Context: bound to proteins that are not shown
RNA sequence: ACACAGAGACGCCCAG
RNA sequence: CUGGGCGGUAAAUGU
Numbered sequence: 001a002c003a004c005a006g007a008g009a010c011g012c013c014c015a016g
Numbered sequence: 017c018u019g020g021g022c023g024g025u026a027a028a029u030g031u
Base pairs, nucleotide, nucleotide: 011022012021013020014019015018016017
Other pairs, nucleotide, nucleotide, family: 001009cWW002008cWW025026tHS
C1' cells in the first nucleotide's frame, strides 16, 4: 500500500 | 540463513 465498525493476505512447498 | 521448484479458480434464475 490492499481489505475491514480490528475474522484476512503481506508468497507456498521442500532440502540442509 | 541459504538453495531448489511453482501455477489457479470465477461465475446463480430467466428472456
An RNA structure with a sequence from SFTS virus AH12, in which 31 nucleotides are resolved. Keywords: SFTSV, RNA-DEPENDENT RNA POLYMERASE, VIRAL RNA, VIRAL PROTEIN. The sample was in a buffer at pH 7. Released in 2024, the model rests on cryo-electron microscopy data to a resolution of 3.4 A. The PDB entry is titled "Structure of the SFTSV L protein stalled in a transcription-specific early elongation state with bound capped RNA [TRANSCRIPTION-EARLY-ELONGATION]". Protein in the same entry: RNA-directed RNA polymerase L.